[PDB]
Context: bound to proteins that are not shown
DNA sequence: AAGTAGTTATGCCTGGTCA
DNA sequence: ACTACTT
C1' cells in the first nucleotide's frame, strides 16, 4: 500500500 | 438518411474476487 | 438523453 465489479447513502 | 462513440453531480462507506 | 461523426 492496488485493481475489477457490486451494492448503499447524502431532509 | 440510420449507427456508433462521448459524457452521464459530489463525497463517504462497504462487500466479494484477483496474481 | 443528446450531439456529432461515420456509414
Nucleotide at each position: 500500500c492496488a485493481a475489477c465489479c457490486a451494492g448503499g447513502c447524502u431532509u